[PDB]
RNA sequence: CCCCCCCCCGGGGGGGGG
RNA sequence: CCCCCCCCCGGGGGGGGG
Numbered sequence: 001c002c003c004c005c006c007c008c009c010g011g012g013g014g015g016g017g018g
Numbered sequence: 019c020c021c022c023c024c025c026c027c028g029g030g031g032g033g034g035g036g
Base pairs, nucleotide, nucleotide: 001035002034003033004032005031006030007029008028010026011025012024013023014022015021016020017019
Other pairs, nucleotide, nucleotide, family: none
C1' cells in the first nucleotide's frame, strides 16, 4: 500500500416492549 | 424511553496479496 474474517463504536432503516 | 434484525461508517485484532 491492497483484500478477507472477528470484535467494538457511531449512524440510518425495518421489527418488537412501557 | 427500552430491545432485535438489516445496511452504512469509523476503530481495534487475526488471516491473505505487492
Entry title: Nontypeable Haemophillus influenzae SapA in complex with heme. Shown are 36 nucleotides from a PDB entry: RNA from Escherichia coli. Taxonomically the source falls in Escherichia (Bacteria, Pseudomonadota, Gammaproteobacteria, Enterobacterales). The structure was determined by X-ray crystallography at 3.15 A resolution and released in 2021.